Primary citation: Rundlet et al., Nature (2021), "Structural basis of early translocation events on the ribosome". Solved structure of RNA (tRNA) from Escherichia coli K-12, 75 nucleotides shown. Rfam match: tRNA. Rfam 15.1 lists 5,335,975 matches to the family in 14,413 species. For this family Rfam cites "tRNAscan-SE: a program for improved detection of transfer RNA genes in genomic sequence" (Lowe and Eddy, Nucleic Acids Res, 1997). Clan: tRNA clan. Among the 50 different proteins in the entry, which are not shown, are 50S ribosomal protein L6, 50S ribosomal protein L5 and 50S ribosomal protein L28. The reconstruction used 51,685 particles. Method: electron microscopy, resolution 2.53 A. The entry became public in 2021.
RNA sequence: GCCCGGAUAGCUCAGUUGGGAGAGCAGGGGAUUGAAAAUCCCCGUG
RNA sequence: CCUUGGUUCGAUCCCGAGUCCGGGCACCA
Numbered sequence: 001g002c003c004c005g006g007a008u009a010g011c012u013c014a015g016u017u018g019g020g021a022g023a024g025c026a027g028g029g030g031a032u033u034g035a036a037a038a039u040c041c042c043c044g045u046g
Numbered sequence: 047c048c049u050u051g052g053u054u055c056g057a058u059c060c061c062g063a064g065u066c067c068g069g070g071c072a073c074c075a
Base pairs, nucleotide, nucleotide: 001071002070003069004068005067006066007065010025011024012023013022019055027043028042029041030040031039048064049063050062051061052060
Other pairs, nucleotide, nucleotide, family: 008014tWH008021tWS008046cSS009010cHS009011cHS009023tHH015047tWW016059cSS018054tWS018056cSS020056tWS022046tWH026044cWH033035tHS053057tWH054056tHS
C1' cells in the first nucleotide's frame, strides 16, 4: 500500500440502509421479612 | 455516541478526511 471490521454511561456490552441511544454491573435509596440473608423496584451516567 | 466536515426535514446509523485498534493479503530506495 489493498480489502474488511471495531471505537457507545464509571465498567462490560446491545442498538445503526436514518425517525431523537438502551441493558447488565459500581454506587445510593426504597420495598419485602418478626428480623438477617436471598430476592424485587427506582435513580445516576454519555 | 473516536474527532471533524458534508448529505438529508432529521445521522451512532450514509459518505469524505484524520486518530487509534483488530483480521487477512501485498511490500527488492